RNA sequence: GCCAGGAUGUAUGCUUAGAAGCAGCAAUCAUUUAAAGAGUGCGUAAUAGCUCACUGGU
Numbered sequence: 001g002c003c004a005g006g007a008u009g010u011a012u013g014c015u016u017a018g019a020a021g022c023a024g025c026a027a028u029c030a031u032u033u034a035a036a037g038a039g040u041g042c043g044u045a046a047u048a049g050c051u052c053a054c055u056g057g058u
Base pairs, nucleotide, nucleotide: 001058002057003056004055005054007031008030009029012026013025014024037052041050042049
Other pairs, nucleotide, nucleotide, family: 005035tSS006053tHS010038cWH015019tWS015023tWS016018tHS018045tSS019023tHS020046cHS020047tWS021039cSS021041cWH021050tWH022042cWH022049tWH027038tWS032036tWW033034tHS033035tHS034055cSS036053tWS039040cHS039051cWS040051cWW043048tHS044046tHS
C1' cells in the first nucleotide's frame, strides 16, 4: 500500500426548532474485544452517508 474489521449500554448527560461521535455546555464512563474515541476529518436541517484513530491479514 492492498483486503478486512472499526462494534455495544447509546441518539451518554445538558442544551436546542433540530443537536443522533462531529453548533454549543459539562463530562468522557462501561461493555464485548484481536481491535474500535462518549470520536480524526468531510457530510446532513437533524439523521444517513464517507473517513480516521485502533485491530487482524497479506
Source information
Primary citation: Dunstan et al., Chem.Biol. (2005), "Coevolution of Protein and RNA Structures within a Highly Conserved Ribosomal Domain". This is an experimental structure of RNA (58 Nucleotide Ribosomal 23S RNA Domain), with 58 nucleotides shown. It was solved together with 50S ribosomal protein L11. On the sample the depositors note: Nts 1051-1108 From E. Coli 23S Rrna. Released in 2005, the model rests on X-ray crystallography data to a resolution of 2.8 angstrom. The depositors describe the entry as "Co-evolution of protein and RNA structures within a highly conserved ribosomal domain". The entry also models cobalt(III), potassium and magnesium ions. An Rfam search finds the family "Bacterial large subunit ribosomal RNA" in it. For this family Rfam cites "The comparative RNA web (CRW) site: an online database of comparative sequence and structure information for ribosomal, intron, and other RNAs" (Cannone et al., BMC Bioinformatics, 2002). The family has 102 seed sequences and 51,934 matches in Rfam 15.1.